[PDB]
Context: bound to proteins that are not shown
RNA sequence: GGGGCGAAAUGGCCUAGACCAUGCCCCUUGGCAAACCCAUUCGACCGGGUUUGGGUCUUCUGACCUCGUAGUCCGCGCUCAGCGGACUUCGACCA
Repeated sequence: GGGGCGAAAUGGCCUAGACCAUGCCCCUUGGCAAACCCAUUCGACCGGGUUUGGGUCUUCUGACCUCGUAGUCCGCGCUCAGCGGACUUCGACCA
RNA backbone atom coordinates (compact mmCIF):
# COMPACT_ATOMS: atom_id res chain seq x y z
C1' G A 1 0.00 0.00 0.00
C1' G A 2 -3.11 -3.98 -1.03
C1' G A 3 -6.51 -7.05 1.73
C1' G A 4 -9.02 -10.21 6.19
C1' C A 5 -11.63 -10.45 10.60
C1' G A 6 -15.31 -9.81 13.78
C1' A A 7 -14.04 -13.51 14.81
C1' A A 8 -10.11 -14.60 18.91
C1' A A 9 -8.19 -10.26 23.61
C1' U A 10 -11.36 -7.14 25.95
C1' G A 11 -14.94 -2.13 25.99
C1' G A 12 -20.56 0.40 23.53
C1' C A 13 -25.18 -3.24 22.03
C1' C A 14 -25.36 -6.63 25.16
C1' U A 15 -33.45 -12.33 25.40
C1' A A 16 -31.63 -12.08 20.43
C1' G A 17 -29.53 -9.97 16.74
C1' A A 18 -25.99 -7.08 13.65
C1' C A 19 -22.62 -3.59 13.76
C1' C A 20 -18.67 -0.71 16.16
C1' A A 21 -13.39 0.84 19.16
C1' U A 22 -8.80 0.00 20.10
C1' G A 23 -7.59 -4.37 18.20
C1' C A 24 -5.21 -8.75 16.08
C1' C A 25 -3.47 -12.68 10.22
C1' C A 26 -0.41 -12.27 5.37
C1' C A 27 3.01 -9.77 0.56
C1' U A 28 6.71 -7.21 0.22
C1' U A 29 9.78 -13.41 -2.66
C1' G A 30 13.42 -16.10 -2.99
C1' G A 31 17.55 -19.87 -5.29
C1' C A 32 20.24 -20.88 -9.42
C1' A A 33 25.35 -24.76 -10.43
C1' A A 34 29.25 -24.38 -13.68
C1' A A 35 33.30 -21.79 -17.14
C1' C A 36 36.41 -16.91 -17.93
C1' C A 37 38.39 -11.36 -16.64
C1' C A 38 41.20 -7.48 -13.93
C1' A A 39 46.12 -4.46 -10.40
C1' U A 40 49.58 -7.31 -7.57
C1' U A 41 54.60 -9.64 -3.16
C1' C A 42 53.68 -7.86 -10.69
C1' G A 43 47.22 -13.54 -7.82
C1' A A 44 46.36 -15.77 -2.94
C1' C A 45 42.37 -11.86 -1.59
C1' C A 46 37.96 -10.43 -0.62
C1' G A 47 34.81 -8.36 -3.47
C1' G A 48 32.53 -7.64 -8.67
C1' G A 49 31.40 -8.26 -14.24
C1' U A 50 30.53 -11.80 -19.03
C1' U A 51 29.08 -16.93 -21.46
C1' U A 52 26.06 -21.16 -20.19
C1' G A 53 22.08 -24.34 -17.16
C1' G A 54 17.14 -30.50 -19.77
C1' G A 55 18.71 -30.47 -25.44
C1' U A 56 18.36 -30.74 -30.96
C1' C A 57 16.01 -31.75 -36.37
C1' U A 58 12.67 -26.75 -39.75
C1' U A 59 13.16 -25.81 -30.84
C1' C A 60 6.86 -22.48 -37.07
C1' U A 61 3.08 -26.39 -36.33
C1' G A 62 5.34 -31.56 -35.96
C1' A A 63 9.06 -34.98 -34.64
C1' C A 64 14.28 -37.24 -32.66
C1' C A 65 17.30 -37.97 -27.69
C1' U A 66 15.73 -38.22 -22.32
C1' C A 67 13.05 -38.78 -18.47
C1' G A 68 8.70 -37.46 -14.89
C1' U A 69 2.82 -38.43 -14.64
C1' A A 70 -0.84 -41.09 -14.92
C1' G A 71 -5.01 -45.19 -17.70
C1' U A 72 -5.32 -49.66 -20.25
C1' C A 73 -4.84 -54.38 -21.52
C1' C A 74 -0.66 -57.28 -20.35
C1' G A 75 3.46 -62.84 -21.28
C1' C A 76 2.74 -66.62 -18.83
C1' G A 77 5.58 -66.87 -25.48
C1' C A 78 7.15 -65.43 -29.54
C1' U A 79 11.67 -63.42 -31.52
C1' C A 80 18.75 -63.29 -34.89
C1' A A 81 20.30 -58.47 -30.80
C1' G A 82 16.19 -60.89 -27.20
C1' C A 83 13.39 -59.99 -23.17
C1' G A 84 9.67 -58.99 -19.04
C1' G A 85 7.01 -56.00 -22.78
C1' A A 86 2.98 -53.54 -24.71
C1' C A 87 -0.17 -49.48 -26.30
C1' U A 88 -2.83 -43.84 -25.35
C1' U A 89 -2.02 -39.06 -22.69
C1' C A 90 -0.02 -34.16 -19.86
C1' G A 91 4.99 -31.69 -18.15
C1' A A 92 9.73 -30.86 -18.37
C1' C A 93 15.44 -23.70 -14.98
C1' C A 94 13.96 -24.84 -9.42
C1' A A 95 10.57 -24.00 -4.11

An RNA structure (3'end of PP7 genomic RNA) from Pseudomonas phage PP7, in which 95 nucleotides are resolved. The entry is indexed under Maturation protein, PP7, pepevirus, VIRAL PROTEIN. It was solved by electron microscopy to 3.9 A. The 2024 paper behind the entry is "Removal of Pseudomonas type IV pili by a small RNA virus". It was solved together with Maturation protein A and Capsid protein. It comes from the structure "Capsid of mature PP7 virion with 3'end region of PP7 genomic RNA". The reconstruction used 644,601 particles.